[PDB]
Context: one part of a larger RNA, bound to proteins that are not shown
Molecule: 25S ribosomal RNA, nucleotides 2361 to 3396
Organism: Saccharomyces cerevisiae
RNA sequence: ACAGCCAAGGGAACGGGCUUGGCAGAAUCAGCGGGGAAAGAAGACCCUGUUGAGCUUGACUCUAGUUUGACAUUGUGAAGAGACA
RNA sequence: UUUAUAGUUUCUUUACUUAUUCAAUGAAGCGGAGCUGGAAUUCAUUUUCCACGUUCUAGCAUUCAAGGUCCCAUUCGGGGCUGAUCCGGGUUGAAGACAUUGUCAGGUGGGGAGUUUGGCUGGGGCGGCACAUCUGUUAAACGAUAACGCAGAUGUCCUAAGGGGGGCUCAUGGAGAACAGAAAUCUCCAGUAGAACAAAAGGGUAAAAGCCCCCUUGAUUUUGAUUUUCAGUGUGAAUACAAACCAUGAAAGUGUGGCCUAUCGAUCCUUUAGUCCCUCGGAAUUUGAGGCUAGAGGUGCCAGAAAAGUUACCACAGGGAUAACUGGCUUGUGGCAGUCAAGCGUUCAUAGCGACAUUGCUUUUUGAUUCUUCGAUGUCGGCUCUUCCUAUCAUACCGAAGCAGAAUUCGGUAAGCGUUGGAUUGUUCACCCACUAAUAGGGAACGUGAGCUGGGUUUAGACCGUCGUGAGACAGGUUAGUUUUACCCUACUGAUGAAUGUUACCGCAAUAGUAAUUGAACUUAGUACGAGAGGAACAGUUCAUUCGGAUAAUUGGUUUUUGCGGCUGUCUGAUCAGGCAUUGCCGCGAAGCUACCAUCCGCUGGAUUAUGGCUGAACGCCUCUAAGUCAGAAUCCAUGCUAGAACGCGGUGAUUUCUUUGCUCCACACAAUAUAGAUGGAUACGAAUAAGGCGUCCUUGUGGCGUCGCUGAACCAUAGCAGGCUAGCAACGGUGCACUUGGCGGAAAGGCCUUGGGUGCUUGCUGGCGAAUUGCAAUGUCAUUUUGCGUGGGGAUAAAUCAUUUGUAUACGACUUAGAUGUACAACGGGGUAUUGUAAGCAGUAGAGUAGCCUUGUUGUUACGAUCUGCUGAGAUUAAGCCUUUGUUGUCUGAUUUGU
Numbered sequence: 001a002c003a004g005c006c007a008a009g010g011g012a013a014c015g016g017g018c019u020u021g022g023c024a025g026a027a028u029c030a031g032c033g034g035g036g037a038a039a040g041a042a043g044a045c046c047c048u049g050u051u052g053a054g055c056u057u058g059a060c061u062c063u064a065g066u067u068u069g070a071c072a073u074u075g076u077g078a079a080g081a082g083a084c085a
Numbered sequence: 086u087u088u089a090u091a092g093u094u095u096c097u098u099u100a101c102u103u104a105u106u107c108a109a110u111g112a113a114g115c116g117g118a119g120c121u122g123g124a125a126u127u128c129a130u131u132u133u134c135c136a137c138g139u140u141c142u143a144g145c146a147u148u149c150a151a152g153g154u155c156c157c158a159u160u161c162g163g164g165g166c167u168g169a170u171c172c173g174g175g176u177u178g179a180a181g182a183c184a185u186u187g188u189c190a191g192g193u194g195g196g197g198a199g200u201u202u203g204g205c206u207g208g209g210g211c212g213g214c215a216c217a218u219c220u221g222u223u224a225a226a227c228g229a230u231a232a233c234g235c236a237g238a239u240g241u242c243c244u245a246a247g248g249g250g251g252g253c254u255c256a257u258g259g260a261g262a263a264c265a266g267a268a269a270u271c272u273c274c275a276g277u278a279g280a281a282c283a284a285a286a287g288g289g290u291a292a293a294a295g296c297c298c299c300c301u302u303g304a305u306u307u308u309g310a311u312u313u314u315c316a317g318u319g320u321g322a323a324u325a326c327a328a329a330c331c332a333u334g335a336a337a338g339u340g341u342g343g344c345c346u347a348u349c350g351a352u353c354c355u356u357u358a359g360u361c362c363c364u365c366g367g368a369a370u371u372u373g374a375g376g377c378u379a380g381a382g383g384u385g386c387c388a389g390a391a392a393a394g395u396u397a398c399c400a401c402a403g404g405g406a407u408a409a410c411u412g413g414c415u416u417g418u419g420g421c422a423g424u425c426a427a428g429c430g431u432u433c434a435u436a437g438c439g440a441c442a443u444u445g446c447u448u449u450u451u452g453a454u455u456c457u458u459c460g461a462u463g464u465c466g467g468c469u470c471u472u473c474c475u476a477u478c479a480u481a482c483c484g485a486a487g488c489a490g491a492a493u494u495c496g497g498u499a500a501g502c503g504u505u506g507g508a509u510u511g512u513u514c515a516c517c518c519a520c521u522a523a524u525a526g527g528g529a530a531c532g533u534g535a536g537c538u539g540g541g542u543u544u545a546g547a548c549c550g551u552c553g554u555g556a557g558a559c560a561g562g563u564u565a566g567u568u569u570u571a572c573c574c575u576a577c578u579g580a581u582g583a584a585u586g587u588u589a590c591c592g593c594a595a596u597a598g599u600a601a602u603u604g605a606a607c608u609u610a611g612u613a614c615g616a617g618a619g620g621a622a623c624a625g626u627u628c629a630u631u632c633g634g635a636u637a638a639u640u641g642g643u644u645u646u647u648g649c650g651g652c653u654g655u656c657u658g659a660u661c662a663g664g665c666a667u668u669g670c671c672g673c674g675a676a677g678c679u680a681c682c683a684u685c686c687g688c689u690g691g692a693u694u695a696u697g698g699c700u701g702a703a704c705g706c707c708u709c710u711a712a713g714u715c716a717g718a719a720u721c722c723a724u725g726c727u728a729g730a731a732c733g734c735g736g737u738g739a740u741u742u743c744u745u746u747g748c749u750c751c752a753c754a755c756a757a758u759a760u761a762g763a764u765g766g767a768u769a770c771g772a773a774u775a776a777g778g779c780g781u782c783c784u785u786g787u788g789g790c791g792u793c794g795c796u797g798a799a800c801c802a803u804a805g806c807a808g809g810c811u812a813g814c815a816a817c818g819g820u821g822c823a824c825u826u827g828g829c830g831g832a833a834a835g836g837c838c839u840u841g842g843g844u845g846c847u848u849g850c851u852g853g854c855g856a857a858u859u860g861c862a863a864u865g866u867c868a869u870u871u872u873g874c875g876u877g878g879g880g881a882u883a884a885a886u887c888a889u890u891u892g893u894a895u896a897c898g899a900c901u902u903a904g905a906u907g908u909a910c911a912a913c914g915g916g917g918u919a920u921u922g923u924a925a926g927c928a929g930u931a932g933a934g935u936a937g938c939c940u941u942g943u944u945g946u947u948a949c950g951a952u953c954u955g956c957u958g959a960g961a962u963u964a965a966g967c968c969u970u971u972g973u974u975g976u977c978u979g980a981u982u983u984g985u
Base pairs, nucleotide, nucleotide: 002016005022006021007020008019009018027581028580029579030578031577034575035574036573038570039569046404047403048402049401051400052399053396054395055394056393059200060199061198062197063196065193066192067191068190069189070188071187072186075101076100077099078098079097080096081095082094083093084092106179107178108177109176115173116172117171118170121136122135123134124133152167153166154165155164156163157162203216204214205213212233217239218238219237220236221235222234240387241283242343243342247301248300249299250298251297252296253295255279257275258274259273260272261271262270281290282289284348286346287345288344303330305329306328307327310324311323312322313321318388331340332339333338354382355381356380357379358378359377362376363375364374365373412456413454415452417451419447420446421445422444423443424442428438429437465540466538467537468536470532471529472528473527474526475525478503480501481498482497483496484495485494486493505519506518507517509515546564547563548562549561550559551558552557586740587739588738589737590736591735592734593733596728597727598726599725601631603629604628605627606626607625614619632687633686634685635684636683640680641679642678643677648673649672650671651670652669653666654665655664656663657662689723690722691721692720696716697715698714699713748880749879750878751877752876753875755873756872757871759869760868765801766800768799777793778792779791780790781789782788783786809854810853811852812851813850814849818847819846820845821844822843824841827838828837829836883983884982885981886980887979889903892900907977909976910975911974912973913972914970915969916968917967919962920961921960926956927955928954929953931952934949935948936947937946938945939942
Other pairs, nucleotide, nucleotide, family: 001017cWW004036cWS010015tWH013412cSS013413cSS014411tHS025732tHS026582tHS029896tWS032576cWW033034cHS033571tWS033575cWS036535cWH043045tHS044461tHH046208tSS047407cWS050390tWW056555cSS057059cWH060195tHH064194tHS073185cWW074184tWH075182tWH102181tWS102182tWH104181tHS104183tWH105184tWS110112cWS120137cWW127130tSS127131tHS150169tHH151168tHS194196cHS200392tWS201393cWH202394cWH213215tHS219285tWS220286tSS223232tHS224231tHH225230tWW237285cSS238347tWS240385tWS242246tWS245247cHS245302tWW245304tHH249333tSS249338tWS254293tWH255280cSS256276tHS266268tWS266269cWH278280cHS278291tHS280293tWW289294tWS290293cSS293295tHS303340cSS306341cWH309325cWW314320cWW328341tWH334336tHS334337tHS350384tHS350389tSS351384tWH352383tWH364366tWS384389cWS394556tSS396398cHS405409cWH407459tHS408459tWH411457cWW414453cWW416418tWS416451cWW418450cWW426439tWS426440tHS427439tHS429434tHS430436tHS433487tWW434439cWS447476tWS455456cHS463534tWH463568tWS464543tWS465511tSS469533cWW475500tHS477479cHS478500tWH479502cWW479522cSS481718cSS489614cSS489618tWW490613cWS490619tSS497695cSS499719tWS500502cHS503523tSS504525cWH508516cWW510514tHS520524tWW521523tHS533536cHS539568tWS545566tHS553555tHS553556tHS571573cHS580897tWS580898tHS583731tHH594729tSS594730tHS595729tHS600632tWS602630cWW608624tWS609623tHS610622tHH611612cHS611620tWS612621tWH613620tHS615617tHS615618tHS637679tWH637680tHH644674tWS644675tHS646674tWS648920tSS649960tWS676964tWS680682cSS688724cWW693718tWH695717tHS699709tHS700710tWH700712tWS701711tHS702708tWH703707tWH704706tHS710712cWH747881cWW748984cSS754874cWW758870cWW772777cWS773776cSS776794cWW804848tWS805848tWS806809tWS823842cWW825840cWW826839cWW834835cWH857858cSS888904cWW890902cWW891901cWW892894tHS894899cWS895898tWS918963cWW922958cSS922959tHS923957tSS924959tHS925957tHH932951tHS933950tHS963964tHS984985cHS
């Protein structure tokens, strides 16, 4: 999906269907929550991916900022005290 | 160390103002001189120095300023100067080549950005390395060969521990030699390697491959080929040659590192050696750079990325290739049971036990595994409820005992029937209290979440402890944390229902279900038994437990009887009587429903199990067993109890016209229909089988005698146009049809038998006529149902459903009642019964009193007054699922369908 009664078997090791049995009679109403491994979502757990992202640091590689030096902006005067063959 | 040299840099401190920088204002008073005083000081002389209009008071302060002075043409006025010094037009402070700004350089920089954070793996992680390798084994006698198989090793070490030659012989043991001993050093003998050979293990080696000594650098140069691993790539390692040059040795020879099997490294980059060669591209030289050939610097994840964590805030792609349930295989572990019997048990293996061993079963333990499910099988426990197992706790009946009694212990048939109330814990489990006949163990997707609950666990919030630098972790503690959907199918529980001629009533019983349970007291009996202490049982009786089925007289519960009464608030002017208050509230309350909260009721036969026996062989005895058989359990099957097959059956009542002539039966045609399968005959004792049948006889028997079987391969029937038309004979038999006579048959009788006459036929026997052409076969049509239809003859003359109605019934269907003039039915009324608790109205010499009036009073009277007393167990309500009825008034042929 198609569907809708069970038991066992075997089977992807718990079948509505398959095998062997039990059985099996139209159309149905109100209930019910055993089952449909019922429905709801491409498992959140776990692993894998040479897939991420949030966060951290004493991971690798950088960076705004900040700090220190040099040159430029940059002109004009002194005086001492230190270093060098 | 001091101390002199000449040039060139460094530092510290400090000037200038215009760049630059900061700040302020409506750029308002800066800088330098004066005037004026004051003090000081003319120290002849002025050098200076200091001030240069405002301080009791919450007033006022402005008009180019009054004044002074000079011009103007006086006038209403106008202007200048001064009042208020001059000069410099630097707005005023700070700051200053510092800082600031620009570019580059070093540091700092999870604040931020980007990225990464191996693999294998009985999930993953931790661990390990099975990731590059070597020895032995696994490995199955070629080679290959797996696992996180077994026992081990490798990342080195060596100028000798490489190469060559020589000499020699080792481990160990024995016997000898001062100190000297088990062990020192010397000697002899024995010594197939039991030693050594760097390092694992295996192999190899004795005038060596070991030990010692001598000489050396083959651990060299040039490139090719080959073996292992293998793709027949690389790397590593190794083999044999060539061309050189060497070492050693008298020499043959040997030697291209280590006796052999492990001991290690691409591209790019750097660097070295070699050739001193090629190139720098307009041409040269010299530096520099670049090439060619051979090495080194290293990738151990070893065919070779440059790389830390966390996530429970998490995401995506996927995975049942892989973990966390069930299920499955397994059963170590867990649980349960055997066998043997050394011992224990006073004695005594086995009453009860049982060591050392050893065989199993189970899947209620836990592991092992990873087959199913990762586009999801809802994940602990409890609660509820059913059913199943037996490995039996109790109850029934038994066997055994170290069973005197009582108590207990071991065992059998047994799962029929029960198996509990609580404290703590989320608990499963545990543990205790208590009752009890007993408080057995388990299963059902570790039963059971569209059944609950949600305490635990197991998202996100939060705290603690330990851990972590941190983000964060914890199968550690703690607290708070959304529990979704059924209307489908099946299953189950109840409920209708078409069709079997119609309709109604009474029944049968296949099958399925099934139920009772356990205790106490009295009595037996202070009996039996026992030295005593103690101390039963069966029969009998009265009650009770758990369960079940009903029922509602009583007691209790329930109340929209909104039945009666009461009470509050408000609304209807008051009264009466009522509304509203989501049933306003309270007391009682009938009916109904209902409770171990109430009452009643809960059957007796048979067959068995365990077990104990009987008879009794095997096995001359014995034996409960083998044949046969008796008793016997809470077992089983009936009885009894519930349902009644909607495809099981029986009995019985009535079955419609009155007009489409409907219904039915019978006879006869004529159509159709369609066959679970005609084609001479379903041909009747019962019983036994290690025994019978038939016949016969008689003493009638479990009798005597005879005979039969060895299959129905029988018996019967059977000739005629699928069976014609006729003539005789012989019998008076056989047989068919219709009709009669009497009887028997109820298990599903529906058949069996019999009388009598009639009418056919007769193949018992003998004749006559017919048959062809269906062409050489073709089922060659012969039976049996079911139904219709038309003729003739008989016969019979209804119900059910809907609608209405009832309440013994009910979700709806269904069920149970009633209805055409009546012991009818209804609606009202009347009576009974019941519930409430004394109605409205009227009255009162009732009433705590108060106020008023006047005729002031020997009850003076009127008004107001809850409430009280009488009429009054009154009034109200009373079937809606109460009873009853001589009353009143009414109602009483609508619809649809059914036939053998």